[PDB]
């Protein structure tokens, strides 16, 4: 740095 | 559902 079709008493917003 | 941030974990 990118990716999760990982997760959260979940978060903005559309 | 879509975008997006934050935290963890995983992965290239």
């Nucleotide at each position: 740095c990118c990716u999760g079709a990982c997760g959260g008493u979940a978060c903005a917003g559309c | 559902g879509c975008u997006g941030g934050g935290c963890g974990c995983a992965g290239g």
THE REV BINDING ELEMENT: 26 nucleotides with solved positions.
Hung et al. published it in Proc.Natl.Acad.Sci.USA in 2000: "The crystal structure of the Rev binding element of HIV-1 reveals novel base pairing and conformational variability".
The entry also models sodium ions.
It comes from the structure "CRYSTAL STRUCTURE OF THE REV BINDING ELEMENT OF HIV-1".
Method: X-ray crystallography, resolution 2.1 A. The entry became public in 2000.